[PDB]
This record gives sequence, structure tokens and C1' cells, in this order.
RNA sequence: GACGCGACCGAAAUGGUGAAGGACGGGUCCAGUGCGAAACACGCACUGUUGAGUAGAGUGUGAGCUCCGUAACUGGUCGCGUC
Repeated sequence: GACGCGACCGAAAUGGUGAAGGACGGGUCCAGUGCGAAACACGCACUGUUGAGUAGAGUGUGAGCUCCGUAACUGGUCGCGUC
């Protein structure tokens, strides 16, 4: 150094978990403005300076993240076998 086996690490991904509130969002909530033949109610768009309860005024298997796992691997490291 090649082939091979294993362990440890890493790891796309993933099962579970539980904190965060408007600086993660939202088809959450509230308000304002405009539009729909429309003052409210309904729908759309827009703007919100403690807009505003973090898991619920929520009927999200939501994103991310915490914690406990699992993990493809065609990654790394080490040991061993053969030459």
C1' cells in the first nucleotide's frame, strides 16, 4: 500500500421528547387600511413599534431547536488477517 473482517467516531436521514410568542412561521389570535355592489358578519390583499396566551384563547403527525434513541453511508480512525 492492496484486498478482507471488526470496533469506535462521524453522519444524510429518522422514531420519541419539550421548551421558546410574535425576531421561525402560520390556514393562530387581535387591530387598522383598501378591495369584492360589502362600515358588522364572510372572502381577498396590505400594514402593525410588548401587534400577542408558547402547545394552546388550536383540532398543525408545521419548520428549527433541546433532550433520549436509531441510522444509510459509496466518510474518518484504530486493530487484526493475507501479500